[PDB]
RNA sequence: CGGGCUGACCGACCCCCCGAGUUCGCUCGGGGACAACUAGACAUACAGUAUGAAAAUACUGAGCCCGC
Ligand code: GUN
Numbered sequence: 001c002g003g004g005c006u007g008a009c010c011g012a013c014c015c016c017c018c019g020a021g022u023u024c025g026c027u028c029g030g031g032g033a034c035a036a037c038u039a040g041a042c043a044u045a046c047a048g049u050a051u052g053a054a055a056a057u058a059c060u061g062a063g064c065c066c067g068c
Base pairs, nucleotide, nucleotide: 001067002066003065004064005063010040011037015032016031017030018029019028020027021026046061047060048059049058050057051056
C1' cells in the first nucleotide's frame, strides 16, 4: 500500500445509490462512500500527561487477521 473484520456517542461541504417532488435548473427523505481516519474538516465523545482550589483547559495517543 492492498484485501478482510471490529470499534458506546459524533463526523459538514463534495461524490454515488433507491425513491418522491418539481417552475425541468434541480430540491427533499432514506441509504452508502469518504473511514482504524494527521484523535480522525470544525465541534462534541474516550483515555493518558500537565496545570489550576475548580466544573474545566492545553497537549498527546488509533486495534486485529492475511498478503505485497
Ligand atoms: N473525535 C475524534 N474521534 C471521535 C469519536 O470517536 N467520537 C466523537 N464523538 N468525537 C471524535

Solved structure of RNA with a sequence from Homo sapiens, 68 nucleotides shown. Bound small molecules: guanine (GUN). It comes from the structure "Crystal structure of a methyl transferase ribozyme". The structure was determined by X-ray crystallography at 2.3 angstroms resolution and released in 2022. Deng et al. published it in Nat.Chem.Biol. in 2022: "Structure and mechanism of a methyltransferase ribozyme".